An RNA structure, in which 175 nucleotides are resolved. Crystals were grown from: 20-25 % PEG 3350, 0.1 M Bis-Tris, pH 6.5, 0.2 M Li2SO4, 10 mM MgCl2, 1 mM Spermine.
[PDB]
C1' cells in the first nucleotide's frame, strides 16, 4: 500500500485456477509489467408457462458486474541465498551448476 | 605462442561416408475441451546452421583464415 463481518486468509466439496456450495470468525496478503480472462451478483428488453392482470417460476439476447479473480505462462525486480545461477515465492522445497 | 573442442529454432540440444527432409523438448500462434484460463488432444508458424571465402553437380557436413567461449601443453615465474 491493497483485501477483509457485503465474512478476507484458511480448511473441505473433484481439484490446476479463480469462481459457486459448505465450515469458522479477525486478521491477511512479496512488488511491478506484459499476454490471456471467467463466474457470482445487478439493470433491462423480449418470448414460454402457472386462465388474464400481479407475483412467480423458465429460457434467450444485450449491457454492468470487469479487463475484475487466481493460478500456469512470459519478463522487470525484491527475496529463499549463497559472489553469481538453475530451481523456488513468504509452507519461498528438494537437488544441484558456474 | 601452440594443438583440441564448442557456436544449428527464442532456449537446451540431435544431425550416418557430401545427396535422405534440419529434427526432438520446452516456449510460440490457431483450433477443439472448459464458464473462463491452465493443463489435455489436434492443426500450425518459426533457421541468414557464429564471419567471410575456397572446393564440388551439390557442404551443417571438406578446406582456409577470422570473431567468442572453454580444455590442454608451452611460455612467464
Nucleotide at each position: 500500500g491493497g483485501c477483509g463481518a457485503c465474512g478476507a486468509u484458511c480448511c473441505g466439496g473433484c481439484c490446476a485456477u479463480c469462481a459457486c456450495c459448505g465450515g469458522g470468525g479477525a486478521g491477511c496478503c512479496u512488488u511491478c509489467g506484459g499476454a490471456a480472462g471467467a463466474a457470482c451478483g445487478g439493470c433491462g428488453c423480449c418470448g414460454c408457462c402457472g386462465g388474464a392482470a400481479a407475483c412467480g417460476g423458465c429460457g434467450g439476447c444485450g449491457c454492468u458486474c470487469a479487463g475484475u479473480a487466481g493460478a500456469a505462462c512470459c519478463g522487470a525486480a525484491c527475496g529463499g541465498g549463497u559472489g553469481a545461477g538453475c530451481c523456488c515465492g513468504u509452507c519461498a522445497c528438494a537437488g544441484c551448476u558456474c | 605462442g601452440g594443438g583440441c573442442c564448442u557456436a544449428u529454432a527464442g532456449c537446451u540440444c540431435a544431425g550416418g561416408c557430401g545427396g535422405u527432409u534440419a529434427g526432438a523438448g520446452c516456449g510460440c500462434u490457431u483450433c477443439g475441451c472448459u464458464g473462463a484460463u491452465a493443463a489435455c488432444g489436434a492443426a500450425g508458424a518459426g533457421g541468414u546452421c557464429g564471419g567471410a571465402g575456397g572446393u564440388u553437380c551439390g557442404a551443417g557436413u571438406c578446406c582456409u583464415c577470422c570473431u567468442a567461449g572453454g580444455c590442454c601443453c608451452a611460455c612467464c615465474a

An Rfam search finds the family "tRNA" in it. Rfam links the family to the GO term triplet codon-amino acid adaptor activity. The family has 954 seed sequences and 5,335,975 matches in Rfam 15.1. On this family, see Hou, Trends Biochem Sci 1993: "The tertiary structure of tRNA and the development of the genetic code". The family's RNA type in Rfam is transfer RNA. The PDB entry is titled "Cocrystal Structure of the Nocardia farcinica ileS T-box riboswitch in complex with its cognate tRNA". Method: X-ray crystallography, resolution 2.82 angstrom. The entry became public in 2019.